[PDB]
Context: bound to proteins that are not shown
RNA sequence: GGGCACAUGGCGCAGUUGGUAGCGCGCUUCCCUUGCAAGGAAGAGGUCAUCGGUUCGAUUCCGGUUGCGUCCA
Numbered sequence: 001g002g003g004c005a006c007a008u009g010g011c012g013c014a015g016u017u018g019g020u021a022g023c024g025c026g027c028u029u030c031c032c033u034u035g036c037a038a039g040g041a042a043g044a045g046g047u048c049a050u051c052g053g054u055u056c057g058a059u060u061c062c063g064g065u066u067g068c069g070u071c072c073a
Base pairs, nucleotide, nucleotide: 001072002071006067007066010025011024012023013022027043028042029041030040051063052062053061
Other pairs, nucleotide, nucleotide, family: 008015tWS009010cHS009045cWH010045cHS015021cWW016060cWS020047tWS022046tWH026044cWW031040cWW037038tHS048060tHS050064cWW051059cHS052061cWW055057tHS055058tWH072073cHS
């Protein structure tokens, strides 16, 4: 070195063409560290790693790139 399952809130996860926003911790705020807690409540953090054609629909289909196990001759 090429085939190759996967790569997706900070993190492990539900990414799904009948059909995309959230789980668990994590962080911020108030209540309240007895005025500001690392509990409970309530939120911010994202439309997939890019693009091309069609579908109410498109890294979600096919195609290739950078790594993550892994070869093979």
Background:
The RNA (Alanine tRNA) with a sequence from Saccharomyces cerevisiae has 73 modelled nucleotides. It was solved by cryo-EM to 3.96 angstroms. It holds a match to the Rfam family "tRNA". The family's RNA type in Rfam is transfer RNA. Gene Ontology term of the family: triplet codon-amino acid adaptor activity. The sample was in a buffer at pH 7.5. The PDB entry is titled "Cryo-EM structure of yeast Elp123 in complex with alanine tRNA".